[PDB]
Context: one part of a larger RNA, bound to proteins that are not shown
RNA sequence: GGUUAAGCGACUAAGCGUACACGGUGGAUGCCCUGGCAGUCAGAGGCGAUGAAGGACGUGCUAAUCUGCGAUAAGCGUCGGUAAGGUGAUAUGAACCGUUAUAACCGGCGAUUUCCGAAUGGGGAAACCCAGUGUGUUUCGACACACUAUCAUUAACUGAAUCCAUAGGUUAAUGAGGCGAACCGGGGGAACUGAAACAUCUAAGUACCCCGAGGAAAAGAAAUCAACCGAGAUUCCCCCAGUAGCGGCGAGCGAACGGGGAGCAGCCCAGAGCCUGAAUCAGUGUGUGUGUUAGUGGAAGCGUCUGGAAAGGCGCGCGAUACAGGGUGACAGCCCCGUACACAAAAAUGCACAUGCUGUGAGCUCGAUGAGUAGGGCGGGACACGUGGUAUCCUGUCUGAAUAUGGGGGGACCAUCCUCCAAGGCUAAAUACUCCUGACUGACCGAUAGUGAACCAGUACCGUGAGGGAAAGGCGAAAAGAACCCCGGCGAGGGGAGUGAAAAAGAACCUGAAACCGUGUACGU
Numbered sequence: 001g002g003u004u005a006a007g008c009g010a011c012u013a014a015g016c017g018u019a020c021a022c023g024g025u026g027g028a029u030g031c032c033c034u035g036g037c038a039g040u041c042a043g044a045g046g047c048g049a050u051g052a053a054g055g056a057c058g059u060g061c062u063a064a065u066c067u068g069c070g071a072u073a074a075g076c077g078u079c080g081g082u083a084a085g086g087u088g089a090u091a092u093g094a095a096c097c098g099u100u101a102u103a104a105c106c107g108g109c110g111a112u113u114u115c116c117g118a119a120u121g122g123g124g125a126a127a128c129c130c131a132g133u134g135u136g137u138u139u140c141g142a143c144a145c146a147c148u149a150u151c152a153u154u155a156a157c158u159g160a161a162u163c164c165a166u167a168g169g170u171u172a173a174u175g176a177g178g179c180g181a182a183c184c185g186g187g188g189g190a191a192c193u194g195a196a197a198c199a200u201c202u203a204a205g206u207a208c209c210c211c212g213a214g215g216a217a218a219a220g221a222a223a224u225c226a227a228c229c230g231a232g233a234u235u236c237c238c239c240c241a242g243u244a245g246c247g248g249c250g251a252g253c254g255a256a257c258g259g260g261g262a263g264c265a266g267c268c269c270a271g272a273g274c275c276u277g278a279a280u281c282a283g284u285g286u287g288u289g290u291g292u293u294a295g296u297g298g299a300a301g302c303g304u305c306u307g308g309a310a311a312g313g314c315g316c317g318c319g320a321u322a323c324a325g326g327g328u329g330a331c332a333g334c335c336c337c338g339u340a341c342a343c344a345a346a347a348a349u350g351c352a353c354a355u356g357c358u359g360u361g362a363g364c365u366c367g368a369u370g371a372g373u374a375g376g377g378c379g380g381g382a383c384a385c386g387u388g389g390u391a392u393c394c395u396g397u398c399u400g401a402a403u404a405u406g407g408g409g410g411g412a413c414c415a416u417c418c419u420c421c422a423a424g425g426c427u428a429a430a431u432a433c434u435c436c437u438g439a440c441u442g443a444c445c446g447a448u449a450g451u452g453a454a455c456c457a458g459u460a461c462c463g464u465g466a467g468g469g470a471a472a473g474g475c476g477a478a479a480a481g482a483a484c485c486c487c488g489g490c491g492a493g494g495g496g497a498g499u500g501a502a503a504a505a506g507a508a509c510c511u512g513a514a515a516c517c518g519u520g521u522a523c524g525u
Base pairs, nucleotide, nucleotide: 015525016524017523018522019521020520021519022518023517024516030510031474032473035445036444037442038441039440040439041438042437043436044434045433046179047178054116055115056114057070058069059068061093064090065089066088076110077109078108079107080106081105085097086096087095121130122129123128131148132147133146134145135144136143137142150176151175152174153173154172155171156170157169158168183214184212185211186210187209188208194201198248224231225230235262236261237260238259239258245253246252266426267425268424269370271366272365273364274363281359282358283357284356285355286354287353288352289351290350291349292348293347295343296342297341301316302315303314304313305312317334318333319323325337326336327335375399376398377397378396379395380394381393382392385411406421407420408419409418410417461468462467481509484496485495486494487493
Other pairs, nucleotide, nucleotide, family: 013014cHS013015cHS025515tHS026514tHS027512tWS027513tHS028512tHS029511cWW033446tHS033447tWH035450tSS035451tHS036450tSS045215tHS048118tWS049120cWH051118tHS051119tWS051120tWS052119tHH052178tWS053117tHS054126tWS055127tWS058073tWS060066tWH060088cWH063091tWW065456cWS067074cWH072075cSS075111cWW075112cWS079346cSS080294tSS082104tWS083103tHS084098tWS084101tHH085103tSS108347tSS116126cSS138141tWS149177cWH159167tHS160166tWH161165tWH162164cHS162165tWS180181cHS182215cWW182433cSS183432cSS184217tSS189205tWS189207tHS190206tWH191204tHH192203tHS193202cWW194251cSS195250cSS200250tWW201250tWS201251tWS201386tWS205206cHS214216cSS215432tWS216431tWH219234cSS220233cSS220428tHS221265tWS221266tHS221427tWH222232tHS223407tWS224419tHS225419tHS226229tWS226418cWS227410tWS228417cWS233429tWW234263cHS234430tWW240257tHS241256tHH242243cHS242254tWS243255tWH244254tHS245384tWS247250tHS247251tHS247386cWS250386cWH251386cWW262430cSS263429cSS264428tWS265427tWS265428tWH275362tWW276278cHS278361tWS279361tHS280360cWW298322tWS298340tHS299319cSS299322tWS299338cWH300333tSS300334cSS306310tWH307309tHS307330tWS308329tSS309329tSS310312tHS322339cWS324338tHS328332tWH345346cHS345347cHS371402tHH372373cHS372400tHS373401tWH373423cSS374400tHS383391tWW385388cWS388389cHS388390tHS395396cHS401422cWW402422cWW434435cHS445449cSS446454tWS447454tWS447473tHS449454tWH452457tSS453457tSS457471tHH458459cHS458469tWS459470tWH460469tHS463465tHS463466tHS475479tWH475505cSS476478tHS476480tHS476502cWS477501tHH478500tWS479503tWW480499cSS480505tWW481506tSS481507tWS482497tWS482506tWH482507tHH483497tHS488491tHS488492tHS498506tWW499503tWH500502tHS500505tHS
């Protein structure tokens, strides 16, 4: 050196794991507000047969939808404001209008205002079908316009059985009806539930159904309380007081008297005379103010640094009865719109005065003083009060006074005393509410929140129907929204180029989390 033998032994990753890097998906988070939520102060508290609410169909240089409007159809007239720009949005374009005052825009007053809908000429499966009558017109084909519902009240004419009559009939005038979130008065009126079961009781005169009214409604001028002293209509707030009471004396229910406040107002008929037209309210004209509905003026900043951009930094100025707020390429008293403050109305309208006109009656005197009512028996209901020893109130049923020399009440009832005057009626304010309009505010929300709805949402969609009912916001300062080139199917998609501060801001667009899915590397298997 080689051969043999024995022993030991790394380099494999089909795939998988962990870590890191870079991506995809997805739409959290932050930042954002032409949307919501809750209020305060004011306004307005209705609309409708003069045709509403709510719809259908139309309407443009227009294919659609939104907004507006109605065959005079994004509009017509007029009076005011205002003006250098304009013909609403999507949404460019087209054809045009206008610039010193008939462009447009804003406000007052007018005009037009299809069809359906109370729907009203009859009908009807809403947005349709069919008439009558009378005026006109006609080229004989026809056309236009106006009337024609029902009920209530009133009047006229007419007019049965039936003689007068009445009912009935026709016509005319005037009114009503329908819609609307709450608040208000009235007619009806649950149950779940609580009672640790449940029937009295509770829930509760609540929910809900019905009728009716108003800007508020209701209530209201003592047949009230009190306690021997007095108060002096109604309504609302704070006390009294969780008291007195009620109560299967359970669960629970729960006053008043009296006190402090807001607000304050009293009148008329049941009847004559006198005196008269006198107070007082309502209407309608006219004035003066004062609002409302368009509007006018409205102070004062430059330089420099960073930057895509300055309103920021730094420096030096200025206004402020204006530093409320919003916008502008980042944070602006002095860039813009405003703000404080000062002004303004042809026209319509609210209010408060004033003054006309109309109606209304004021005062004095003498009278009058609400009867099938008060009360009672029976059955219920309401009173904090459940029948209790139970006053008082209402009345379905049966009864039934006195009437001022009288009557009601003072919580069984009687006596005494006190107090009030029922059986006729009207009445502002303090109180309740917000569909709607304006302004302002928030230790309210910020896209799974806040309205169901930030957005073409009561939509899409679901249901025979009543009804149920979403999701969905953000390019940039400015569209400067990517000419042109290249691969591709004259694609989708992409790579360049260009714009921009930025394009992993490119419209599937701010930020861009996580789950989930990949490519690459290190180590492990």

An RNA structure (23S rRNA, nucleotides 1 to 525) from Escherichia coli B, in which 525 nucleotides are resolved. NCBI's taxonomy places the organism under Bacteria, Pseudomonadati, Gammaproteobacteria, Enterobacteriaceae, Escherichia coli. Fromm et al. published it in Nat Commun in 2023: "The translating bacterial ribosome at 1.55 angstrom resolution generated by cryo-EM imaging services". The PDB entry is titled "Translating 70S ribosome in the unrotated state (P and E, tRNAs)". The entry has 48 different proteins, among them 50S ribosomal protein L4, 50S ribosomal protein L16 and 30S ribosomal protein S20. It was solved by cryo-electron microscopy to 1.55 angstrom. Rfam match: Bacterial large subunit ribosomal RNA. Clan: LSU clan. Rfam links the family to the GO terms structural constituent of ribosome and ribosome.